[PDB]
Context: one part of a larger RNA, bound to proteins that are not shown
RNA sequence: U
RNA sequence: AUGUAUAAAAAUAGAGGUAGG
RNA sequence: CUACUCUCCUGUAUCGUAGAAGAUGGGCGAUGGUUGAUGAAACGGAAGUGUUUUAUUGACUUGUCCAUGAAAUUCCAU
RNA sequence: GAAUCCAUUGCAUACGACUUUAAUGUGGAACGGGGUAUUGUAAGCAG
RNA sequence: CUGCUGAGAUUAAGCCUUUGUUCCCAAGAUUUG
Numbered sequence: 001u
Numbered sequence: 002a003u004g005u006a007u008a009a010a011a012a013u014a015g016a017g018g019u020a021g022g
Numbered sequence: 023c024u025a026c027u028c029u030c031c032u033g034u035a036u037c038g039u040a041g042a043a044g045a046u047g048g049g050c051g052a053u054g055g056u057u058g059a060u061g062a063a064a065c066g067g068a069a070g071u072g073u074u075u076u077a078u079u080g081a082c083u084u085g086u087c088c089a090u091g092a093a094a095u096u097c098c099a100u
Numbered sequence: 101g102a103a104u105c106c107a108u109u110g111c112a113u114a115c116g117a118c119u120u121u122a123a124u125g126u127g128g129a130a131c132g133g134g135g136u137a138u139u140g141u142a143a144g145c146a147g
Numbered sequence: 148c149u150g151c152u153g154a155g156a157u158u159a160a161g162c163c164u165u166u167g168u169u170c171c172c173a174a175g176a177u178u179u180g
Base pairs, nucleotide, nucleotide: 004037006036007035015030016029017028018027022023045090046089047088048087049086050085054083055082056081057080058079059078060077061076062075063074064073065072101179102178103177104176105175107121110118125172127171128170129169130168131167132165133164134163135162137157138156139155144151145150146149147148
Other pairs, nucleotide, nucleotide, family: 003043tWS019026cWW020025cWW021024cWW041084tWS060078cWW106174tWW108120cWW109119cWW110112tHS112117cWS113116tWS136158cWW140153cSS140154tHS141152tSS142154tHS143152cHH153154tHS158159tHS158162cHS
C1' cells in the first nucleotide's frame, strides 16, 4: 500500500 | 547510566605565550 | 623574521557540586546564571546529525540572610 | 505504492536466473502486402 | 527448343518494414509498513  | 562534565597544534637536543621591533 | 621577561616539571587540574531526587514562603543584594517551549538567521560534508548568535515566552536560582515542612522507613537490604 | 507468479521476449538460458513487453497504445498477437535473401525459370497454354 | 517465365516456390522459425485485415487486453493469484  | 548515577556529573554517562571537559575538542588547539606541534616539539621533545623544547614549546607556549605576555609585552615589543 | 630579531631583541623581552614569564609559564611548563601532566588532570591530586578545570568546569560543576548545599535544597522532602531536592519541599513552602519572606526579605536583602544583584541585573547575572541555568534552562523548558516558540520564532529565527549564520556555521558544520570525513561518518557534516551538531555548533553558535540570538528575538521572545515559561520557570528556577544557593549571590547573602531568615522563617516553616521532613519523622514510626524509630540499626544494613533496592 | 510496488514486487512476484501466471503470460511475453531471446540481447539470455541444464534448471533457476538474466533482458524485454504487457491495465488502450507510433500497444500486442495472428495473418497479409512490400523490401531482402535462397533455389533456378513453375503449373498451364501455344509453336 | 522457344515465348508467357530471373518466372514460380521458400522467405523468421533468433531478417527488415507496415496509414493492410482481423482479434486481444482497461486481470486473476501471491507477498510486501